[PDB]
Context: bound to proteins that are not shown
RNA sequence: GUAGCAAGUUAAAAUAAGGCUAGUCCGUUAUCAACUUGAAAAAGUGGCACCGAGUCGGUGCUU
RNA sequence: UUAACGAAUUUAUGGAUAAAGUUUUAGAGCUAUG
DNA sequence: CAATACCTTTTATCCATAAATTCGTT
DNA sequence: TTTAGGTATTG
Repeated sequence: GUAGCAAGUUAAAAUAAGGCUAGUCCGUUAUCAACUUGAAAAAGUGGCACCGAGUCGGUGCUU
Repeated sequence: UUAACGAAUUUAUGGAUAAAGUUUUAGAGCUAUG
C1' cells in the first nucleotide's frame, strides 16, 4: 500500500496580521482621478462660436 | 416630526451578552496481507 | 497559458438615542 | 441576499 472489522457525539487554543496609548483599550463605516501647493484639513490649475454624430469630427476667430 | 401632544413602525448610530462555524492538536484503532 | 469549475462564517438576545414615516388624539 | 474576484487543475 489492499482488502476485512472496531470506532465516531467530547475537549483545549485562535477567531481579522496585529498596534501603543498597555486600557477587562483599539484594529473591516465614512473619505480618495491627475498635477502644482500643503504635516493634514484644504486651496490652486483646463479661451470661445458654428456645421455636424457610432462613443467626438472638422472649420473660422482669438491664442 | 405636526400647530400642538401622543403612539407605533422602519431605518441610522451606539452598548452589553449568547449559541454555532472553521482551523491544529489531545482522545494508543485493531486484524489477516510483504 | 487560457478556459473551466469552485469557492465565498452564520444565527440569535436585550438596552438606549435620533430622524422619517404614517397612524392617532382632547 | 447574490457579486465577482481567488484559487487550483485540466486537456